[PDB]
Context: one part of a larger RNA
C1' cells in the first nucleotide's frame, strides 16, 4: 500500500484482489456409537415450555436467559429429467448472526405555526343637511290666491373596517404491557350551504368536501429518502363466502365462534441517490424607508358650450407600489341537450412601470460646454432606488480525533484510544560472624541441621542528609452499553 | 445497598527536578 | 280462516280441550314352609271358630338400591252455571 | 248463607324424568399379601462395565476388538512453587440359607530385683535393652518415642466349603370413566382354566429344624345326682350333620346369614442318643395330605 465497518479525519478490528468467520459437506478408520483431520453460504418475522429477577411470610403482573416450532431466506446431499445443460422438479440434512470509541455532516423526511378565494351580518362615511314633511310673519286679493323665516329629516346606490359560515356525533382497529390523554386510519348517523322542477304552496339529489407555498419561519430525527410483475412475514375495519357449537319431537332465520378474502399499517429485502471546514466568485426571499410625494382610476358632484343620447372644467367618501383591457384558444383540468368561452399556463396587438441607442425645439444650472426636461424613431425589462439581517458555495489554497504548555499570539512538542481504585519497588562492587524471607533435603512430633537464590548490617565509592514534586517498572481488582406520542402504575387474608 | 476479606520469592525500574542545613 | 300453550328472539311445525271445578284408592314380575288380614259362600241357637274361592301384608329371586321433588295415567265418588229494562227507586198492618 | 255426613272387593294403570346419597365393575399408580402342617431366616440379576463376534455350560465361565469411567510407570512443555498436555500397564455387575473360623492395628499395666566388684559397666538369671529434647558437679529427676512381656477387647467379624435360582395366587386404598358371567358349577383349595352341566391342564416358594423315655398345663368325648374323682386323646383343608340370629311386637324359620363338626397340646419343661438313600407298610379317618416311626 489495496477491499470491507453509512459519508471525512484520528485510532482501533477482520481479510488479502470472485479480497469477515463458523457448522454441515468431504477425507482415513470403525458392525454400530463414535474417533483423528478438515474447505466454505446466508435477509428476517411470528408462537409454544421451563428457569431466574420480584421488602417481610404466601398469591401474581412485566422484563431477563434456556430449549422447541410454522413461514422465508442461506448452503450441502441423495433419486429422476436436461448433457448440443450448469437449469427444473421431488425427498432429507445443517444454519438462521460479526465488525468499537471519539468529533463533524439533514435545500431528505414529521408535526407546528403563517396566506389567499366564495357567501352573509352589523356598525361607520359618501351623494346630502339633498328628496320630502310641518310651517310664525309679508305681498296681492275681498274675500281668497302665491309660499318664505325656523324646525324635523330619508330610501336606494357606491365605498370601508371589524366579525360569522365552509361541517358535527357515535363505534371499532394502531402506537411494548396496565389505566386516562393525544394522534393516524376506517365503518355509520345527523344537519342543510349549492342544484333541479314549479308564479306561489312542495316535491327531487336527501351533493361530504374552496386552498398553495416556505434553503433564505419554529420544534424534532445521525444515518436517511426514494423507487420495485415480479420482495418476505405478522396484525387488521367494512361486506360478501364457507363450516362448528347450541336450543329442540323436527327443520329454517337472528345472535355467539372458526376460517378465505383484504381498505389502511407495522418490521426487513432488492435498485438509485445524498453526505467534512474556513476564506471567496455566481445565484436568491424577508423587513424597513423613500411612498401614495408625483402620476392613473372610482357610485357621483360644481361651472360652460351645443344639435338630448357629445365635448370642455370643478371637487370627491376610497382603489393601484406591476399590472391592466381585447383576441386566437396550443397545453392542462371543469361543466351542458349543445355552443359560448368557465379556471389555470403558453401566445398576439394597445396601454402602464423601468431603461440603453439615434435625431429635433426650448428653458435652468452666474456665462461656455456637460447635463437635467420634452417630443420622434429602434430595442430591452416586469416596478425602481436606498438601508440592515439571512440563505447557497464554481476553480485555487490552507485545514481536517480529544486534552495539555510561557505576560499575550502563530509554528511545533507532549500524553491517550471506554472509564477508575490498590499493593511492592525504583545506585553499584565487596564482606571475618550472627539475623531473616523463599525453595529443595534430612528428622516420628517438637527443637534443629545441611545446600540453591535474595534482604538487614559494616566497609569503599557516587559530596551527605531531610522534606516536597514529577515519571517509570511489577502486580492485586472494580464499573459502564437498552424501543417513549405525552402522565400515573403490580396487588390479595 | 455502604467497608474489610488478595496485592507469594527471583527477575525488571529516573543515583531525576526543586528548597532547606551540614 | 275456534281457544290457549311451548324453548335467548322469530318462521314451519307439534301438543291439550269442545260449559267449568273439588276430592278418594292405585300405577315393576315371579315363587312360597309356618302366621296375620281384607271380601264372598258355607257350618255353628248365641259368642269364640272350623272348613273353601279370589286378594294383601312379610319372605326369597330379578329388574343396581334408597330418599326427596315434578310431569303424567287408570278406576271411582261430588258440586255450580243458562233470563224481557227508555232512565232511578220500591211490599206492609197491630 | 259455610265445612263435616260418601269414594265396597276383583279386575285396570308410565318400573317416566331431574337432583341427593349408598353399593359394584374395568383401566392406571402405590402399600401389603402364600390357595397342601408348626417354628426360624428369606424371596436380587440372566452368559456381566458396556456393544459385537467366537467356544464351552452342572449359574451367568474364557478369548479377541471398540468405547466409557478411576488411579497411574515414563514422555513433553512450565525461571523455583503452583500447574497443563500425551501415555504402557491395572481397577470397575450381584441375592439368601446352613457349616466351618482367623490376623493386623488400638486401648489398660510393666522397663525391676538379686550374687561377683571400694564407685565404673563387664558377667549370669529374668520381658526389663536403646534414642531425640530438656533441668543438676555427679547419682539421677521431666516429656515425647522404638522393641519386648501379661491380659482383656477387635469377633462369631473377614476368608473358604456345601445348597438354592425362590414376593406366587390375590388382597387393600386413591384419581377418572361405568353399571350386572359383577353370575354358576367342579376342587383338599385357588385360578388368567371350564358353561347349565359334568370333565380337562396350570398353580398352593428356597434353605435348615420338628429322635427317643419320664412329667406338668390347657382343650375334646364318655363316666360320675351335685361336689370330690376316673378311662381314652390332640397337624391340616373339606363334606354328611347340630346348634343360635333375623318379619306379623306374643309364637313359628321355607330361604337367607354367623357359629359349632375341623381334640386349635403333634405345645412346654427335666434327662438322653443318632444317619448313605429309594420302594414299600404305618401314622389314617366318611374323603384328601405333610411332619414322625418300621423295613
Nucleotide at each position: 500500500u489495496g477491499g470491507c465497518c453509512g459519508c471525512c479525519u484520528a485510532u482501533g478490528g477482520u481479510c488479502g484482489u470472485c479480497a469477515a468467520a463458523u457448522a454441515a459437506a468431504c477425507u482415513a478408520c470403525g458392525a454400530a456409537a463414535g474417533u483423528a483431520g478438515g474447505a466454505u453460504a446466508a435477509a428476517g418475522u411470528g408462537g409454544a415450555a421451563u428457569a431466574g429477577u420480584a421488602a417481610g411470610g404466601u398469591u401474581u403482573a412485566g422484563c431477563u436467559a434456556u430449549u422447541c416450532u410454522g413461514c422465508g431466506g442461506u448452503u450441502u446431499c441423495a433419486u429422476c429429467u436436461u448433457g448440443u445443460a450448469a437449469a427444473g422438479a421431488u425427498g432429507g440434512a445443517g444454519c438462521u448472526u460479526g465488525a468499537g470509541u471519539a468529533g463533524g455532516c439533514a435545500a431528505g423526511u414529521g408535526a407546528g405555526a403563517u396566506a389567499u378565494c366564495a357567501a352573509u351580518u352589523u356598525u361607520u362615511c359618501u351623494u346630502a343637511g339633498u328628496a320630502u314633511g310641518u310651517g310664525a310673519g309679508g305681498g296681492u286679493a275681498a274675500c281668497a290666491c302665491u309660499u318664505u323665516a325656523g324646525c324635523a329629516g330619508a330610501g336606494g346606490a357606491g365605498a370601508a373596517a371589524a366579525g360569522u359560515u365552509g361541517a358535527c356525533u357515535g363505534g371499532g382497529u394502531c402506537u411494548u404491557u396496565g389505566c386516562a390523554g393525544a394522534g393516524a386510519u376506517u365503518c355509520a348517523g345527523u344537519u342543510g350551504a349549492g342544484u333541479u322542477c314549479g308564479g306561489a304552496a312542495g316535491a327531487g339529489c336527501a351533493a361530504u368536501a374552496a386552498g398553495a407555498a416556505u434553503a433564505a419561519c419554529u420544534c424534532a430525527u445521525a444515518g436517511a429518502a426514494u423507487u420495485c410483475a415480479a420482495u418476505g412475514c405478522g396484525a387488521g375495519a367494512g361486506g360478501u363466502a364457507g363450516g362448528g357449537a347450541a336450543c329442540u319431537a323436527a327443520u329454517c332465520c337472528c345472535u355467539c365462534c372458526c376460517u378465505a378474502u383484504a381498505a389502511u399499517c407495522g418490521c426487513g429485502g432488492u435498485a438509485u441517490u445524498c453526505a467534512a471546514u474556513a476564506u471567496g466568485a455566481u445565484a436568491g426571499u424577508u423587513u424597513a424607508c423613500u411612498u401614495a410625494a408625483c402620476a392613473u382610476c372610482a357610485a357621483a358632484u360644481u361651472g360652460g358650450g351645443g344639435a338630448a343620447a357629445c365635448c370642455c372644467u370643478u371637487u370627491a367618501a376610497g382603489a393601484u407600489a406591476a399590472g391592466a383591457u381585447a383576441g386566437u384558444g396550443u397545453a392542462c383540468g371543469g361543466g351542458u341537450g349543445g355552443u359560448g368561452c368557465c379556471g389555470u399556463u403558453a401566445u398576439u396587438a394597445u396601454c402602464c412601470u423601468u431603461u440603453g441607442a439615434u435625431a429635433g425645439a426650448g428653458u435652468g444650472u452666474a456665462c461656455c460646454a456637460g447635463c437635467a426636461c420634452c417630443u420622434a424613431u429602434c430595442g430591452a425589462u416586469g416596478a425602481a432606488g436606498u438601508a440592515a439581517a439571512c440563505u447557497u458555495g464554481g476553480a485555487a489554497u490552507a485545514u481536517g480525533g480529544u486534552g495539555g504548555u510561557a505576560g499575550g499570539g502563530a509554528u511545533a512538542c507532549c500524553a491517550c484510544a471506554u472509564c477508575g481504585g490498590g499493593u511492592a519497588g525504583u545506585u553499584a562492587a565487596g564482606u571475618a560472624u550472627u539475623c531473616u524471607g523463599u525453595c529443595g533435603u534430612u528428622c516420628a512430633a517438637a527443637a534443629g541441621g545441611c545446600g540453591g537464590c535474595g534482604g538487614a548490617g559494616c566497609u569503599u565509592g557516587u559530596g551527605a542528609u531531610a522534606g516536597a514534586c514529577c515519571g517509570c517498572u511489577a502486580c492485586c481488582u472494580g464499573a459502564a452499553a437498552c424501543c417513549a406520542c405525552u402522565g400515573c402504575a403490580a396487588a390479595a387474608c | 445497598a455502604a467497608a474489610a476479606u488478595a496485592a507469594g520469592a527471583a527477575a525488571a525500574a529516573g543515583u531525576g527536578u526543586c528548597u532547606a542545613u551540614c | 280462516g275456534g281457544u290457549g300453550g311451548u324453548a335467548g328472539g322469530g318462521a314451519u311445525a307439534c301438543c291439550a280441550c269442545a260449559u267449568c271445578g273439588g276430592g278418594u284408592a292405585g300405577u315393576u314380575a315371579a315363587g312360597u314352609a309356618u302366621u296375620c288380614u281384607g271380601u264372598c259362600g258355607u257350618u255353628c241357637a248365641a259368642a269364640a271358630g272350623g272348613c273353601g274361592g279370589c286378594g294383601g301384608a312379610g319372605c326369597u329371586u330379578g329388574u343396581g338400591a334408597u330418599a326427596g321433588a315434578c310431569c303424567g295415567c287408570u278406576a271411582c265418588c261430588u258440586g255450580a252455571a243458562a233470563c224481557c229494562a227508555c232512565u232511578g227507586c220500591a211490599a206492609a198492618a197491630c | 248463607a259455610a265445612a263435616a255426613u260418601a269414594a265396597g272387593a276383583a279386575a285396570a294403570a308410565g318400573u317416566g324424568u331431574c337432583u341427593a346419597u349408598c353399593a359394584g365393575u374395568u383401566u392406571u399408580g402405590a402399600c401389603c399379601g402364600a390357595a397342601a402342617g408348626g417354628u426360624g431366616u428369606c424371596u436380587a440379576c440372566a452368559u456381566a462395565g458396556u456393544a459385537a463376534u467366537g467356544a464351552g455350560u452342572u449359574g451367568u465361565u474364557c478369548a479377541u476388538u471398540g468405547c466409557c469411567a478411576c488411579a497411574a510407570a515414563c514422555a513433553c512443555u512450565c525461571u523455583c512453587a503452583a500447574g497443563g498436555u500425551g501415555a504402557a500397564u491395572g481397577u470397575g455387575a450381584u441375592u439368601c440359607u446352613u457349616u466351618c473360623g482367623a490376623a493386623a492395628g488400638g486401648u489398660u499395666u510393666c522397663u525391676a530385683a538379686c550374687a561377683c566388684c571400694g564407685c565404673a559397666a563387664g558377667u549370669g538369671u529374668g520381658a526389663a535393652u536403646c534414642u531425640g529434647c530438656u533441668c543438676g558437679g555427679c547419682a539421677g529427676g521431666g516429656u515425647a518415642g522404638a522393641a519386648g512381656a501379661a491380659a482383656a477387647u477387635a469377633a462369631g467379624u473377614a476368608a473358604g466349603a456345601a445348597g438354592a435360582g425362590a414376593g406366587u395366587a390375590g388382597g387393600u386404598u386413591a384419581a377418572a370413566a361405568c353399571u350386572c358371567a359383577a353370575a354358576g358349577a367342579g376342587u383338599g383349595g385357588u385360578u388368567c382354566a371350564c358353561u347349565u352341566a359334568a370333565a380337562u391342564a396350570a398353580c398352593c416358594g428356597a434353605c435348615a429344624u420338628u429322635g427317643g423315655u419320664u412329667g406338668u398345663u390347657a382343650c375334646a368325648u364318655c363316666u360320675c345326682a351335685a361336689a370330690a374323682g376316673g378311662a381314652u386323646g390332640u397337624g391340616g383343608a373339606a363334606a354328611c350333620a347340630a346348634a343360635g340370629g333375623g318379619a306379623a311386637u306374643a309364637g313359628a324359620u321355607a330361604a337367607u346369614c354367623c357359629u359349632u363338626u375341623u381334640a386349635a397340646a403333634g405345645a412346654c419343661a427335666a434327662c438322653u442318643a443318632c444317619a448313605a438313600u429309594a420302594u414299600g407298610g404305618u401314622g389314617u379317618a366318611u374323603u384328601c395330605u405333610c411332619a414322625g416311626c418300621c423295613u
Primary citation: Kretsch et al., Nature (2025), "Naturally ornate RNA-only complexes revealed by cryo-EM". An RNA structure (GOLLD RNA nanocage, nucleotides 4 to 560; GOLLD RNA nanocage, nucleotides 403 to 833), in which 904 nucleotides are resolved. An Rfam search finds the family "Giant, ornate, lake- and Lactobacillales-derived (GOLLD) RNA" in it. Rfam classes the family as a non-coding RNA gene. The depositors describe the entry as "GOLLD RNA nanocage (env-38)".